[PDB]
RNA sequence: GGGGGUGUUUACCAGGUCAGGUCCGAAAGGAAGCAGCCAAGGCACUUCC
Numbered sequence: 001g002g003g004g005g006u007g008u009u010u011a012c013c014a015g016g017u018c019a020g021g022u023c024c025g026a027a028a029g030g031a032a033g034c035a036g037c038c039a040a041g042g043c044a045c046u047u048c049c
Stems, first nucleotide, its partner, number of pairs: 001049010015038003022031003
Other pairs, nucleotide, nucleotide, family: 018034tWH018035tWS019034tWH020033tHS021032cWW025027tHS025028tHS
């Protein structure tokens, strides 16, 4: 270094989902998307190769 596991960490800077709120539309309905969570990354410990 790679696979597995555990603990911890991480506002936004093309992951997913999207409470709340917003946007477009007469409507029907479309769109983007914060926190959150999931994911993922960072710091380590463990275990295999």
Solved structure of RNA (4.5 S RNA), 49 nucleotides shown.
Method: X-ray diffraction, resolution 2 angstroms. The entry became public in 2007.
The depositors describe the entry as "Variant 5 of Ribonucleoprotein Core of the E. Coli Signal Recognition Particle".
The entry is indexed under GU PAIR, HEXAMINE, RNA PHASING, RNA, CATION BINDING, SIGNALING PROTEIN-RNA COMPLEX.
Protein in the same entry: Signal recognition particle protein.